[PDB]
Context: one part of a larger RNA, bound to proteins that are not shown
Molecule: 16S ribosomal RNA (rRNA) from the rrnB operon, nucleotides 1 to 920
Organism: Escherichia coli K-12
C1' cells in the first nucleotide's frame, strides 16, 4: 500500500387494461431427516427429543525427601538340616531397596458433562470502593523449650451385612499451652495480645551416651509488608414478548445503635420516620442460559445462540450446614421424598447432565476402542505414577474440498431403441475396431516428521572447611510414538475395480410416440386430464447437477409485503364526530456566556477465535498460520462553537391586550304574531265525500262532505331564502327583549416568543332509543282492516298506539363525508357570491386600490385512473391518530362505561386465491 466490488425479478385477480394488494416460485444455508443411487482421500461434524431410567467397565489421585510400620516382592545378615562340602533348602533379622493397609501433606473447588432453572440475584459494555486470595513470587525477621493425645496395631466383642463399640498400645511437618516478637492486631497514646517444624544429600576436624552431636548444601515451616492471579461486591447504560396483567411493596424505604461478612450494606435484630418502586411499564403471565460470534442481506436490518471460546447456572428432587485459601462441592457428609436394588426383615446401598455402552422416546445423531509419544493438569526433590482432559483410532456422503471413474483415433455414419410426410432422421464418434496412459483402489518394497525431553557418565563454573552434595553450562553413550501396514516416493499388471438423481405446459434450462380418457394419476402456483396429453404412466431423446441427487423441515432474502435506510390514509385497507388541554415532542429573532447534544484529536478499553486485507504451509483446496484492518460502542482528558439545548439580556415579524364599527337561521332563557292542519259548538245546505293504476275498506239521511260564525289546543314558522349566512363539529330559519360567545375591519398604543401540536384525560355531540315528569293538533314505527299478488308478514289505500314536542338526565352511535387531521410557509390564471374598509370623480351600487369568508371553472405539479389544483390531493415543515390480503368480524371472550338498548377496547382457529379501486 490493502482491508474490498454494492442491489435482477417472474407467475396469478380481468373479455382486455392500469393500480392496488395478498398467495407462490426462482437464491442461500443447516447438529438436519427421508427415498433412490454410491469410488477414493483429507478437514470438520454427529441425542436439536426424554435435566427420562440405568446393566458393565473405566473418568482422582500422589507423597518413604512427614511418621508409626512391614502385609507382599526382592536382596543382605546370622544360625541350623542335608552336603550343590560347594552350597541349596529352611527359620529368624525394616539391616536395605521399595511398599500392602493407617496416620499426616496437597490435590479431589481444576480437568470433563449438561442448559434444567434463571428476564436479572445471570449476561454484555464502561467505571468504581469497603475486600480476601492456596500454589507462584521480591523483601525483611524468626524458627526457642516443652506438654498431653489418636489411629495404624494387639485382645475381647455387637451386627446377616453396611458399618461398629471395649480396653491397652504409638509416632510426626496431627494438635496444645509456654517463651519469644512489630512494620502486625486493637487503642488518641500509654499500653495489651498474637507463630512456626521439620526432612534429606555429603563430610575434614572435633566431642561421643557411638545413636548422633558439629559444619555446609538444597528444601519445607512461621510473621509482615508488596507483586501477580484467582474471586467476592456496587453503580450506570444495553440485554424477550404480553396492558385483553395497572397498581406493587411492612424489611417494604431512609436513619440511628448493636450484631454479622474477608468486605460496603435492610446482610441481620431493635426503635424512630413513612416513606420506595411504577405508562421512560412496576407487579403478573408466558418463553429463554448471555455474549464473542452465525445464517441472510447491498446496506439497514432479520432470524439464531449447534461446534469452538468467555461468563453464568445445575449435578436425581427438596434442603441445609462441615471442611477448606477456595464449595454450600458431579464420581464429599447429613436430612427428607420418588425411584432402584440387597437383606437373616432388624436393617442398608446408589445416583452417567465425565467416556463407551443399554432400554426408552424420536424423522434422526456413532465404538462397551488404543495411548499417555505430544500438549496440558494433579502429586512428588526427582525417577515416576494418575489423567475418558488430550491426541489418534472406529462407524456415518452429515457437511466443504480435492480428485477418480480414462486419453486420443476411430464412419461400415453398422447393428438395436425411437421418430417418420417410409425419401430418411436421431442415439453418435457414441459404440466395436486401433494406438496410448495407469492418477486413485488392489499387490509389493523403501520412508520422513510430530521428539522437546528424561536417564547414565565426564568436564568446567558456582556454592562449601571441602577438589564431597547439590545447581548451572558443555560434552558423549543408549535410548523414549499411540497413530502405524504413516504421510511421501518408488516398481507390477491391465482400461482394467469405479454413475447415478432429478426435471423437459409457463415460470424454468430441456419434445417427441406410445398408453390411458376428468379414470388412472400429477401439482410450488397457475392448472393438466373427459379419445389426436410437450402437464398423467411408459419409451426414444433432451436439460441441470454430480458421488451425490430430489423431497420435507426450518431461518432469512426476494418481501419497498411493519418502509430507520424505505411505504401509506378522496375512491383501493388507512384523518378519531368535533374541540379543549396535562404529560410528551417541536419552536421565530439578535447578543453574551456556558459547553450538555455535535464535531475534532489523544490516551485507556473494546479477551482469543471469527470476518476482511496482505502474506506464508499442507502437491492444489477445504483447512491451519504471521501481521494488520475491523470490533461501527463506552468513558476520561484537551479543544472548537456554526447548529441544537441551559443561562442572562433583548427585539417585533408570530401569538395576545385595548379602542371605535360591521354583518350574522351562533348559543341560552322569556313572550308575542299571523297562515293553515284537527277538534269542538251552532247556522245554512242535500247525497253523496273519500281514495286509488283501478278498486275496496272508511266515513255519510243518526244529515256527512262543501261553506260560515264561535272556541279550544298542539307544532311548525310559507314568501324573504341564496352551491346566502353563522358555528369547532353536531348543527341553527317568524318577530321582540334580557343575558351571552365567536369572528371581520381601520389606524395608533401595549406586553415580548407569552407559540405550534397533543397519548392519556375532559368537554360537546344528528336523528332513533331510555328514565320521570308533562304535553299531544299534524305525521307516523307497531298494530288493524281493505287491496295488489301464485303467496305479499311489503310497495298501494283507509285508520292509528309508541314517538316526533317541553323539563331534567342518560345515552355517546350516523354515508357524525369534503368519505380529505392541525397549525405554519410558499407556487402561474379568470368568472362569480358575500361582508369590511382607504382614496378620487365627472360619486343609477361611477373607477383605483386593499381585507375576510365562500362557489365553479383551471395552468404547473401531483395522481392507478377519476380527478385536486394559492380553500391542494402541488412543494415543504412540527405534531397527532389510522392502514398492512379477502371472508370469520368489528365477532366471540375478558375489562370499562350504560337502566336497558347497547356501546368502548377488541382476538382466534378455520377457509378462499383472490377480495378491491379507477378506466376501457
Nucleotide at each position: 500500500a490493502a482491508a474490498u466490488u454494492g442491489a435482477a425479478g417472474a407467475g396469478u385477480u380481468u373479455g382486455a387494461u392500469c393500480a392496488u394488494g395478498g398467495c407462490u416460485c426462482a437464491g442461500a444455508u443447516u447438529g438436519a431427516a427421508c427415498g433412490c443411487u454410491g469410488g477414493c482421500g483429507g478437514c470438520a461434524g454427529g441425542c436439536c427429543u426424554a435435566a427420562c431410567a440405568c446393566a458393565u467397565g473405566c473418568a482422582a489421585g500422589u507423597c518413604g525427601a512427614a511418621c508409626g510400620g512391614u502385609a507382599a516382592c526382592a536382596g543382605g545378615a546370622a544360625g541350623a538340616a542335608g552336603c550343590u562340602u560347594g552350597c541349596u533348602u529352611c527359620u529368624u533379622u525394616g539391616c536395605u531397596g521399595a511398599c500392602g493397609a493407617g496416620u499426616g501433606g496437597c490435590g479431589g473447588a481444576c480437568g470433563g458433562g449438561u442448559g434444567a432453572g434463571u428476564a436479572a440475584u445471570g449476561u454484555c459494555u464502561g467505571g468504581g470502593a469497603a475486600a480476601c486470595u492456596g500454589c507462584c513470587u521480591g523483601a525483611u525477621g524468626g524458627a526457642g523449650g516443652g506438654g498431653g493425645a489418636u489411629a495404624a496395631c494387639u485382645a475381647c466383642u455387637g451386627g446377616a451385612a453396611a458399618c461398629g463399640g471395649u480396653a491397652g498400645c504409638u509416632a510426626a511437618u496431627a494438635c496444645c499451652g509456654c517463651a519469644u516478637a512489630a512494620c502486625g492486631u486493637c487503642g488518641c497514646a500509654a499500653g495489651a495480645c498474637c507463630a512456626a517444624a521439620g526432612a534429606g544429600g555429603g563430610g575434614g576436624a572435633c566431642c561421643u551416651u557411638c545413636g548422633g552431636g558439629c559444619c555446609u548444601c538444597u528444601u519445607g515451616c512461621c510473621a509482615u509488608c508488596g507483586g501477580a492471579u484467582g474471586u467476592g461486591c456496587c453503580c450506570a447504560g444495553a440485554u424477550g414478548g404480553g396492558a385483553u396483567u395497572a397498581g406493587c411493596u411492612a424489611g417494604u424505604a431512609g436513619g440511628u445503635g448493636g450484631g454479622g461478612u474477608a468486605a460496603c450494606g435492610g446482610c441481620u435484630c431493635a426503635c424512630c420516620u413513612a416513606g420506595g418502586c411504577g405508562a421512560c411499564g412496576a407487579u403478573c403471565c408466558c418463553u429463554a442460559g448471555c455474549u464473542g460470534g452465525u445464517c441472510u442481506g447491498a446496506g439497514a436490518g432479520g432470524a439464531u445462540g449447534a461446534c469452538c471460546a468467555g461468563c453464568c447456572a445445575c449435578a436425581c428432587u427438596g434442603g441445609a450446614a462441615c471442611u477448606g485459601a477456595g464449595a454450600c462441592a458431579c464420581g464429599g457428609u447429613c436430612c427428607a421424598g420418588a425411584c432402584u436394588c440387597c437383606u437373616a426383615c432388624g436393617g442398608g446401598a446408589g445416583g452417567c447432565a465425565g467416556c463407551a455402552g443399554u432400554g426408552g422416546g424420536g424423522a434422526a445423531u456413532a465404538u462397551u476402542g488404543c495411548a499417555c509419544a505430544a500438549u496440558g493438569g494433579g502429586c512428588g526433590c526427582a525417577a515416576g505414577c494418575c489423567u475418558g482432559a488430550u491426541g489418534c483410532a472406529g462407524c456415518c456422503a452429515u457437511g466443504c474440498c480435492g480428485c477418480g471413474u480414462g486419453u486420443a483415433u476411430g464412419a461400415a455414419g453398422a447393428a438395436g431403441g425411437c421418430c417418420u410426410u417410409c425419401g430418411g432422421g436421431u442415439u453418435g464418434u457414441a459404440a466395436a475396431g486401433u494406438a496410448c496412459u495407469u492418477u486413485c483402489a488392489g499387490c509389493g518394497g523403501g520412508g520422513a516428521g510430530g521428539a522437546a525431553g528424561g536417564g547414565a557418565g565426564u568436564a568446567a563454573a558456582g556454592u562449601u572447611a571441602a577438589u564431597a552434595c547439590c545447581u548451572u553450562u558443555g560434552c558423549u553413550c543408549a535410548u523414549u510414538g499411540a497413530c502405524g501396514u504413516u504421510a511421501c516416493c518408488c516398481g507390477c499388471a491391465g482400461a482394467a475395480g469405479a454413475a447415478g438423481c432429478a426435471c423437459c405446459g409457463g415460470c424454468u434450462a430441456a419434445c417427441u410416440c406410445c398408453g390411458u380418457g376428468c379414470c388412472a394419476g400429477c401439482a410450488g402456483c397457475c392448472g393438466c386430464g373427459g379419445u389426436a396429453a410437450u402437464a398423467c404412466g411408459g419409451a426414444g431423446g433432451g436439460u441441470g447437477c454430480a458421488a451425490g441427487c430430489g423431497u420435507u423441515a426450518a431461518u432469512c432474502g426476494g418481501a419497498a409485503u411493519u418502509a430507520c435506510u424505505g411505504g401509506g390514509c378522496g375512491u383501493a385497507a388507512a384523518g378519531c364526530g368535533c374541540a379543549c388541554g396535562c404529560a410528551g415532542g417541536c419552536g421565530g429573532u439578535u447578543u453574551g456566556u456556558u459547553a450538555a447534544g455535535u464535531c475534532a484529536g489523544a490516551u485507556g478499553u473494546g479477551a482469543a477465535a471469527u470476518c476482511c486485507c496482505c502474506g506464508g504451509g499442507c502437491u492444489c483446496a477445504a483447512c491451519c498460520u504471521g501481521g494488520g484492518a475491523a470490533c461501527u460502542g463506552c468513558a476520561u482528558c484537551u479543544g472548537a462553537u456554526a447548529c441544537u439545548g441551559g443561562c442572562a439580556a433583548g427585539c417585533u415579524u408570530g401569538a395576545g391586550u385595548c379602542u371605535c364599527g360591521u354583518a350574522g337561521a351562533g348559543g341560552g332563557g322569556g313572550g308575542u304574531a299571523g297562515a293553515a292542519u284537527u277538534c269542538c259548538a251552532g247556522g245554512u245546505g242535500u247525497a253523496g265525500c273519500g281514495g286509488u293504476g283501478a278498486a275496496a275498506u272508511g266515513c255519510g239521511u243518526a244529515g256527512a262532505g262543501a261553506u260560515c260564525u264561535g272556541g279550544a289546543g298542539g307544532a311548525a314558522u310559507a314568501c324573504c331564502g341564496g352551491u346566502g349566512g353563522c358555528g369547532a363539529a353536531g348543527g341553527c330559519g317568524g318577530c321582540c327583549c334580557c343575558c351571552u360567545g365567536g369572528a371581520c375591519g381601520a389606524a395608533g398604543a401595549c406586553u415580548g416568543a407569552c407559540g405550534c401540536u397533543c397519548a392519556g384525560g375532559u368537554g360537546c355531540g344528528a336523528a332513533a332509543g331510555c328514565g320521570u315528569g308533562g304535553g299531544g293538533a299534524g305525521c307516523a314505527a307497531a298494530c288493524a282492516g281493505g287491496a295488489u299478488u301464485a303467496g305479499a308478514u311489503a310497495c298501494c289505500c283507509u285508520g292509528g298506539u309508541a314517538g316526533u314536542c317541553c323539563a331534567c338526565g342518560c345515552c355517546g352511535u350516523a354515508a357524525a363525508c369534503g368519505a380529505u387531521g392541525u397549525c405554519g410557509a410558499c407556487u402561474u390564471g379568470g368568472a362569480g357570491g358575500u361582508u369590511g374598509u382607504g382614496c378620487c370623480c365627472u360619486u343609477g351600487a361611477g373607477g383605483c386600490g386593499u381585507g375576510g369568508c365562500u362557489u365553479c371553472c383551471g395552468g404547473a405539479g401531483c395522481u392507478a385512473a377519476c380527478g385536486c389544483g394559492u380553500u391542494a390531493a402541488g412543494u415543504c415543515g412540527a405534531c397527532c391518530g389510522c392502514c398492512u390480503g379477502g371472508g370469520g368480524a368489528g365477532u366471540a371472550c375478558g375489562g370499562c362505561c350504560g337502566c336497558a338498548a347497547g356501546g368502548u377496547u377488541a382476538a382466534a382457529a378455520c377457509u378462499c386465491a383472490a377480495a378491491u379501486g379507477a378506466a376501457u